An RNA structure (60S ribosomal RNA, nucleotides 2360 to 2994) from Triticum aestivum, in which 635 nucleotides are resolved. Among the 80 different proteins in the entry, which are not shown, are 40S ribosomal protein S8E, 60S ribosomal protein L34E and 60S ribosomal protein L32E. Method: cryo-electron microscopy, resolution 5.5 angstroms. The entry became public in 2014. Rfam match: Eukaryotic large subunit ribosomal RNA. A reference for the family is Yusupov et al. (2001), "Crystal structure of the ribosome at 5.5 A resolution", Science. Its family is annotated with structural constituent of ribosome and ribosome in the Gene Ontology. The PDB entry is titled "Model of the small subunit RNA based on a 5.5 A cryo-EM map of Triticum aestivum translating 80S ribosome".

Context: one part of a larger RNA, bound to proteins that are not shown
């Protein structure tokens, strides 16, 4: 969707419809709430998606805005203390030599005269040098000038800054008064003045006045002091202001917080590997299968040669006992060989000693994983060079089987190549092989909460309902060793063992998340029976009676309350008895809304935090039948 009558059955494991029995009023009202897993609502839970958004924060990242320099902004200068030009100086500080032998050009002459004759070399003495004279010249130090440069202190007014105002009375002199200093000569070098004082009035016409031009009219000055255009303070090249820089910085921005997974979170690595076993004798071969193992150790424990042979036990041998060291025989490996394991190996691959470094250079192609791919580790050769052994030989690491790493970046190594108008040279950039590494290991750059939640799915998936299963749970038997005085079995029953049921609960994901209403309890119903009680019987350790067993049998009954949401539970108290199971964990369009299990809040823990909590407490929307059956009455 079409449409309605039930049963069971299988069946997307719960049917109006199929399939099999049973059945089969027309036409129908009022009813009604079992059904149509009725509607209403792409399940708000729950899981997932390489979807979100709200919230935290010790998350990846970055930032507003702060903080800190600088540097502009910036004008003016004291002096301290660095330190330069240059000028002038006291000096000249390596061994022997006193020492300027600091070291240089230059040196038979420098200098003072010259009858003459001296400083200093010339000689003397040392040794790498030997010294005069005249600039100079490290270093030990230091001074003027122009300034010149650089720390940092410090001040003034003109940038800038603050503030005061319907920019007012401001600064300085001096009129007047006066006082204090030594008060002296006034007393400068100073201090207070400089027209208002009790007394809720009130101070306005720059005023009467004085005086000059001016008949008056009318104008000036002055009365009320004079010169200063820097309003007056303050702050002051400071602060502010821009501009870079470092820090801070969930404040506030963007974003992101695996995967496998008997649901997902907890947990765990089965992530990327390895050993022997699963794996069912070629091969492939898996589960969060099985006992374990890996990020390392090694200059030998590599490479090669040559000696030798062990684990072990037996019998000797001062000490030495079971275990000491030494000897022998006997010893397939029962030991060693770096690890996990598990192979192999004996005149070695061990163990020992001797000689070494191929644990090397090149660039392939081969096994493996396998797309018959990268990468890694391995294979055996080649081309080089080597070593080592008498040598043939044997060596591209470890006796095999785990033990590791892309592009890009960077390093390193090739001295090549390119920087492109031309060289040169430095610096970059390239190709070739190497290192630094991604453990989610064929390799994104990532923390947390959401019960304040959203959205796209999802029965590929949970919590619930039903279905398989029956470990766990319940209910029933079969042996009988014993208890029961006595006597295995009146009534019971050990060690055991076999059923059956879904009256515990898991296991599971079959079935439903574009939607099948949780628990309890109010209520009524019907089936079950493994039968509490009553009907009638069978046993009895049944004298009588309690009282226990067993049969047929759900016809009929099986209770109120007290508490807790709890059915369960646990009393009370009746009683003939107060069994015990199912029906979508009967039973919400009948209800109630108490617990479960939402927003709101408390506490406690736990947690940096936001939350969370199988702890704990409150309050907190119950929609629709009139359709069709069904079934109850009406015709």
């Nucleotide at each position: 969707a079409c449409a309605g009558c039930c049963a069971a059955g299988g069946g997307a494991a719960c049917g109006g419809g199929c399939u099999u029995g049973g059945c089969g009023g027309a036409a129908u009202c009022a009813g009604c709430g079992g059904g149509g897993a009725a509607a209403g609502a792409a399940g708000a839970c729950c899981c997932u998606g390489u979807u979100g958004a709200g919230c935290u924060u010790g998350a990846c990242u970055c930032u507003a805005g702060u903080c800190c320099g600088a540097c502009u902004u910036u004008g003016u200068g004291a002096a301290a203390u660095g330190a330069c030009u240059u000028g002038a100086g006291a000096g000249g500080u390596g061994u022997a030599g006193g020492a300027u032998a600091a070291g240089u050009g230059g040196g038979a002459g420098c200098c003072c005269u010259c009858a003459c004759g001296g400083g200093c070399g010339c000689a003397a003495g040392u040794g790498a040098a030997a010294u005069a004279c005249c600039a100079c010249u490290a270093c030990u130090u230091u001074u003027a000038a122009c300034g010149u440069u650089a720390u940092u202190u410090u001040a003034c007014u003109u940038a800038u800054u603050c503030c005061g105002u319907g920019g007012g009375u401001c600064g300085g002199a001096a009129g007047c008064g006066g006082g204090g200093c030594a008060u002296g000569c006034c007393c400068c070098u100073c201090c207070u003045u400089u027209u208002g004082g009790c007394u809720c009035c009130a101070a306005g016409g720059c005023c009467c006045g004085g005086u000059c031009u001016u008949a008056c009219c009318g104008g000036g000055c002055c009365g009320a002091u004079c010169c200063g255009g820097g309003c007056g303070g303050a702050a002051g090249a400071c602060a502010u202001u821009g501009u870079c820089a470092g820090g801070u910085g969930g404040g506030g921005a963007g974003u992101u917080u695996g995967g496998c997974u008997g649901g997902g979170g907890c947990g765990g690595c089965c992530a990327a590997u390895c050993u022997g076993u699963u794996a069912a004798a070629a091969g492939a071969u898996a589960a969060c299968g099985c006992a374990g193992g890996u990020g390392u150790c090694c200059u030998a424990a590599g490479a090669u040669g040559a000696g030798c042979u062990c684990a072990a036990c037996g019998a000797g041998a001062a000490c030495a006992g079971a275990a000491a060291u030494c000897u022998c025989g006997u010893g397939u490996g029962g030991a060693a060989c770096a690890a996990a394991a598990g192979g192999g190996u004996a005149a070695a691959a061990g163990c020992u000693c001797g000689u070494u470094u191929g644990a090397u250079u090149c660039u392939g192609a081969u096994u493996u994983c396998c797309a018959g791919u990268a990468c890694g580790a391995a294979u055996a050769c080649g081309a080089a060079c080597c070593g080592u052994g008498a040598a043939a030989g044997c060596g591209u690491g470890g006796c095999c089987u785990a033990u590791c790493g892309a592009u890009c970046c960077u390093u390193u190594a090739g001295a090549c190549u390119u920087c492109g108008g031309a060289g040169u040279u430095u610096g970059a950039a390239g190709c070739u092989a190497g290192a630094g590494g991604u453990g989610u290991c064929a390799g994104a750059a990532a923390a947390g909460u959401u019960a304040c939640c959203a959205c796209a799915g999802g029965g590929a998936u949970u919590a619930c309902u039903g279905g398989c299963u029956u470990g766990u749970g319940g209910c029933a038997g079969c042996c009988a060793a014993g208890c029961g005085u006595u006597c295995a079995u009146a009534g019971c029953g050990a060690c055991g063992u076999u059923g059956c049921u879904u009256u515990u609960u898991g296991a599971u994901c079959c079935u439903u998340c574009g939607a099948u209403g949780u628990c309890g309890g109010c209520u009524c119903u019907u089936c079950c029976u493994a039968u509490c009680a009553u009907u009638g019987c069978g046993a009895a350790g049944c004298a009588g009676a309690a009282u226990u067993c067993a049969c047929c049998a759900a016809g009929u009954g099986u209770u109120g309350g007290a508490u807790u949401g709890u059915u369960c539970a646990c009393c009370c108290a009746c009683c003939a008895a107060u069994a015990g199971g199912g029906a979508a964990c009967g039973u919400g369009a009948g209800c109630u809304g108490g617990g479960u299990u939402u927003a709101g809040a408390c506490c406690g823990u736990c947690g940096u935090g936001a939350g969370a909590c199988a702890g704990g407490u409150u309050a907190g929307u119950u929609u629709u039948a009139c359709c069709c059956u069904a079934c109850u009455g009406a015709u």